[PDB]
Context: one part of a larger RNA, bound to proteins that are not shown
């Protein structure tokens, strides 16, 4: 230990998707705003389009009132204001229809001359208002132009047709009105401008954010005796300050303390003494200073002007600070000298821009001269993020590139905190450290707390709790079995062996936790990636909608509250659960053995004991014995219950089959009982015995002339532990059955039988056995007991084991003459036939009869000879090895299972699994009978029937229908194995198929 099925969801930190959470990117994007920069649009001011006339007012140019201080005017000139035009510009209506001015003409009051006339003078210089008609393409008068007949003398009879005027006044330059030089527009300047556009929003950081500056300096010290050296090490400081607190002389002596002095004191001034600096030098430390570097005068400006080196930081770059010189100009002091900023370590700034100062300086583009403007050199205006961008938020609506360089959850390491122990023992405990506690201290352990770290995981390990389950620790509630008490009994409370078995029902919370009720022998505490989401739920938290409080100017945001929100895959490989099956014994089957594995019982009431031991009393037990119960387990349907599609039998609604009758159809039409069957503490059954032995108590007994449960030896001892009982049965065995044709046909024993092939090779004499002690053994012999052998007690021995595994045994060249020793009562027989013993896996061993051989094999010799293969390696045995196919050759026996397919259904997903299958037959299929479910079938009949309807020679109270429903007939009628019991009736069918198997 081949190959595999059905399921499963422990694991594959499973799969799905280059984590959406956090960080980071000098990446975005949505949105906010007094972040930065714009910009649309809005307001406003100026030009222009852009006119014409006035009136004024100041700004107007001559002036002119009083360098003496202030006011009327003359014409031209400034703009300004205001008001009119109208013609640019704009609006509004319109089929651009009556406009403005005059004349008539009036009825009209009659304006006013009045003569009663009438002009100048006003409203009319109008035709329309009691009706829900009508209303237009001209009447009329006037002047002409034709044609006809015809007065026939002409404006001249008429009759048919055409034009104009007036009717309906003349003129006129904008169609009428209504703003108007505004308003618009066109450019340009201010202002406003998250509507809107583009950016941007710093780093360090025990994870980011808030903190904070460990971002540019200084001191001490870390820091390890050069010099350098890190953490958001530890103590501190800096962004100044100062015409003197810069020079330089000269004199001084300082904090602080002692002793004296009027007022005067603890502290005013004065004096003396002592004073190594304990004061002072701007300031942090730090070093360094005494006729100093301190204080006080005096007199200055070296705090100036230049070039270069160089040391600090260092890359040997700046910048800043510094030190030494060299050249001037100076201060000071008698000089010697000393200063070129502070006694020394800190006390600060590129590039482009600006501004300023210096050269009788250079360029300003042909040339000249002046402004300006470049430049060169040195100051100053600052980046502090300090080697120096110009810089606000928010996104839960959010994106990308990535990170496990880094947080949020496991794991790891620590264990401060959490929890749990021990040491001393000052107390408490009416006395008494230590029953039972344990103060000051002190030493542990543990990951069930929280915490600190960031090693793993950001191309994702599903984030809380709950439920369901299964193991596990033990720091034991409880239950066994002890030991101690401040253990009288009862409760209790320390402790020890102990993890077998238990540890619950519910109220409220998402809760873990928490409290609470009940109940119990207790209701102990915990780990399994804070076990357990491709097991489930989805309350909670953790997404997008919303509300509220609070913040915020806002978008917005809140370990604050609330409400609503997709839970995805398994068929894959293991694990595990069941199912077939493998390897091996020649097939094959029955019946068994036990290697391992796993195991199971558990608790508690009541009665007795016993109102009993004990205890003043109240109060109160155990043992033994009986009777049931819990929690688990395996069952299992006789009985109760559930089920029920036996679709079994009844009722019954809808509907259909032309009604009865049989039925069917509503996705099981509904409902009442129901057989089998499964099924339930919702029925009934059943649950077990030894073994070393732990705590702990004892025995006998030293050490330790005593004690002692201990060393040595013993004893009892338990829900623990192993075992039995029980479940399963190994690439483990055992003992048994039958083993292949009626034909050429396979097999088994026996012959080591023969001739031979495949193949797999180790190995190169054998030991045929006391039982053991070890501070003790082995062996041999004589008396007693027990069957002629054993087992005491004696004696002799031997003991670095010699009756000895350091040893025994057997020994291979072979034969031929050929003698002497051993034997000759001897050895060989794959020769037969008989017995005995051996079971723990006897696969073995001895003894006899009987026949057939040869005296040969053992030792020491005489005698030669054999392939002597010319120096060489795998040689010498086991062995006639083990296995397989086949051939020949005899003899002696034997004639079988499984497995399919059929069938059963005590079993079944499929396999597998119980089963049947020509006999005194078998099983089947019908059919009876039996059982049992259901509730009385259909037809018929009835003076049964609530009533109703038809018929009277009829009936004298009858007949003839219709009518649920009820009575007999009828416990009938129907089903009843498909997994019920029993027939011996019918009926047909079965000795039929197929495909393997041999030592």
């Nucleotide at each position: 230990g081949a190959a595999u099925c059905a399921g499963c969801g422990g694991g594959g930190a499973a799969a799905g998707a280059a984590g959406a959470c956090c960080c980071u990117g000098u990446u975005g994007a949505g949105c906010u705003u007094g972040a930065c920069u714009c910009u649309a649009g809005u307001c406003u001011g100026g030009c222009a389009c852009g006119g014409u006339g006035a009136a004024g007012a100041g700004a107007c140019a001559u002036g002119a009132g009083a360098a003496c201080u202030c006011u009327g005017a003359u014409c031209g000139u400034u703009u300004u204001u205001u008001c009119a035009c109208u013609g640019a510009c704009c609006c509004g209506g319109u089929g651009a229809g009556g406009c403005g001015g005059g004349g008539g003409g009036g009825c009209g009051a009659g304006c006013c001359c009045c003569g009663a006339g009438g002009g100048g003078c006003u409203c009319u210089c109008g035709c329309u208002u009691c009706u829900g008609g009508c209303g237009c393409c001209a009447a009329g008068c006037g002047c002409c132009c034709g044609g006809c007949c015809g007065c026939g003398c002409g404006c001249c009879g008429g009759c048919c047709g055409g034009g104009c005027g007036c009717g309906a006044c003349c003129c006129g330059c904008u169609c009428c009105g209504g703003g108007g030089a505004c308003a618009g527009u066109g450019c340009c300047a201010g202002g406003u401008g998250g509507g809107g556009a583009g950016u941007u929003u710093g780093a360090c950081u025990g994870g980011g954010g808030c903190g904070g500056u460990a971002c540019a300096c200084c001191u001490g010290u870390c820091a390890a005796a050069c010099g350098g050296u890190a953490a958001c090490g530890c103590a501190g400081g800096u962004g100044u300050c100062c015409u003197a607190a810069g020079g330089c002389g000269a004199g001084c002596u300082c904090a602080g303390g002692g002793a004296g002095g009027a007022c005067a004191g603890a502290a005013a001034c004065c004096u003396c003494c002592c004073g190594u600096g304990g004061a002072g030098c701007a300031g942090a430390a730090g070093g360094g200073c005494a006729a100093a570097a301190g204080c006080u005068c005096g007199c200055u400006u070296g705090a100036u002007c230049u070039u270069g080196a160089u040391u600090u930081u260092c890359a040997g770059u700046a910048c800043g600070a510094a030190u030494a010189c060299a050249g001037a100009c100076c201060g000071u002091g008698a000089a010697a000298g000393c200063g070129g900023g502070g006694c020394c370590u800190c006390a600060c700034g590129a590039u482009c821009c600006u501004u300023c100062u210096g050269a009788c300086c250079u360029u300003u583009u042909g040339g000249g001269u002046u402004u300006u403007a470049a430049g060169c050199a040195g100051g100053a205006g600052g980046u502090g993020u300090c080697a120096g961008a110009a810089a606000a938020g928010u996104u839960a609506c959010c994106a990308c590139a990535g990170g496990g360089a880094u947080a949020a959850c496991u794991g790891g390491c620590u264990u401060g905190u959490g929890g749990c122990g021990g040491c001393c023992a000052a107390g408490c405990g009416u006395u008494c450290a230590u029953a039972g506690c344990g103060a000051c201290g002190u030493c542990g352990c543990u990951u069930u707390u929280u915490g600190a770290u960031c090693c793993u995981u950001c191309g994702a390990u599903g984030u809380c709790g709950g439920c369901u389950c299964u193991u596990c620790c033990u720091a034991u509630c409880a239950u066994u079995g002890u030991g101690a008490a401040g253990c009288a009994g009862a409760a209790u409370u320390c402790a020890c062996c102990a993890a077998g078995c238990g540890u619950u029902g519910g109220a409220u919370u998402g809760u873990u936790c928490a409290c609470c009720c009940a109940c119990u022998a207790a209701u102990a505490g915990g780990g399994a990636a804070c076990g357990u989401g491709a097991g489930c739920u989805g309350g909670g938290u953790u997404u997008a909608g919303a509300c509220c409080g609070u913040c915020g100017u806002g978008a917005g945001a809140c370990a604050g509250g609330u409400u609503a929100g997709u839970u995805u895959u398994a068929c894959c490989c293991u694990a595990c659960u069941g199912a077939u099956g493998a390897u091996g014994u020649g097939u094959u089957g029955u019946u068994g053995c036990c290697a391992u594995g796993g195991u199971a019982a558990u608790c508690c009431u009541g009665c007795u004991c016993a109102g009993u031991a004990c205890g003043a009393g109240a109060g109160g037990a155990a043992c033994c014995g009986c009777a049931g119960g819990u929690u688990c387990a395996g069952a299992c349907a006789u009985u109760u219950g559930g089920u029920g599609u036996a679709u079994g039998u009844g009722c019954u609604u809808g509907g259909c089959u032309g009604a009865g009758g049989a039925g069917c159809c509503a996705a099981u039409g509904g409902g009442g009982c129901g057989a089998a069957g499964c099924u339930a503490c919702c029925a009934u059954c059943u649950g077990u015995g030894g073994g070393a032995u732990u705590a702990u108590g004892a025995c006998u007994g030293a050490a330790c002339g005593c004690c002692u449960c201990u060393a040595a030896g013993u004893c009892a001892g338990a829900a623990u532990c192993c075992c039995g009982c029980c479940c399963a049965g190994g690439c483990g065995g055992a003992a048994c059955g039958a083993u292949a044709c009626g034909g050429c046909a396979g097999c088994g024993c026996c012959g080591c039988g023969g001739a031979g092939c495949c193949u797999c090779g180790g190995u190169u004499g054998g030991c045929c056995u006391c039982g053991g002690a070890u501070a003790g053994c082995c062996g041999g012999u004589c008396c007693c007991c027990c069957g002629c052998c054993g087992g005491g007690g004696u004696c002799c021995g031997g003991u670095g084991c010699g009756g000895a595994g350091u040893g025994c045994c057997c020994u291979u060249c072979g034969u031929c003459c050929u003698g002497g020793g051993a034997a000759a009562c001897g050895g060989g027989g794959c020769g037969c036939g008989g017995c005995c013993g051996g079971a723990g896996a006897g696969g073995c061993g001895g003894c006899c009869g009987c026949c057939c051989c040869c005296u040969c094999g053992c030792c020491c010799g005489u005698c030669a000879c054999g392939c002597a293969c010319c120096g060489c390696a795998c040689g010498u045995u086991c062995g006639u090895g083990g296995g397989g196919a086949a051939c020949c050759u005899g003899g002696c026996g034997c004639u079988a299972a499984a497995c399919c397919a059929u069938u059963c259904g005590u079993a079944g997903a499929c396999g597998a699994c119980c089963u049947g299958c020509u006999u005194c037959u078998g099983g089947g299929u019908c059919g009876g009978g039996g059982u049992u479910u259901c509730g009385u079938a259909c037809g018929u009949a009835g003076c049964a029937g609530a009533g109703c309807a038809g018929c009277u020679c009829c009936c004298u109270c009858g007949c003839u229908g219709c009518g649920a429903u009820c009575u007999a007939u009828u416990g009938a009628a129907a089903g009843u194995c498909a997994g019920c019991c029993c027939u011996c009736g019918a009926c047909a069918c079965a000795a039929g198929g197929g495909u393997u198997u041999g030592u």
Molecule: 28S rRNA, nucleotides 3889 to 5069
Organism: Homo sapiens